[PDB]
The RNA from Biggievirus Mos11, together with DNA, has 58 modelled nucleotides. Released in 2024, the model rests on electron microscopy data to a resolution of 3.1 A. The sample was in a buffer at pH 7.4. The entry is indexed under CRISPR/Cas005, RNA BINDING PROTEIN-RNA-DNA complex. The depositors describe the entry as "Cas005-crRNA-DNA complex".
Context: bound to proteins that are not shown
RNA sequence: CUUGCUCGGUUCGCCGAGACUCCCCUACGUGCUGCU
DNA sequence: GCAGCACGTAGGGGAGAATTGG
Numbered sequence: 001c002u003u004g005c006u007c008g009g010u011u012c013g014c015c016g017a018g019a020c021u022c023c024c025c026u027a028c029g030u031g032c033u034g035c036u
Numbered sequence: 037g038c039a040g041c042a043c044g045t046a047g048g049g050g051a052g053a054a055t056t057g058g
Stems, first nucleotide, its partner, number of pairs: 005018005021051004026046002029043007
C1' cells in the first nucleotide's frame, strides 16, 4: 500500500498480523536406522 | 551391499524486446 491468499480479535460496524518465485507435465523416489 | 520406518522427492520445460519493411 484499493483486488487476490493465510492466521487471529470482535461491540459484527472491520482491525491486528503474515507470504509474495511461481506455473505445467513425468516417473517413484529422498533420508535415518539395523545387519553384511 | 540389502530391509523397515517415515515423508513427499527429483528433474525435464516455461515465464522478451528493438527494429524495419510494406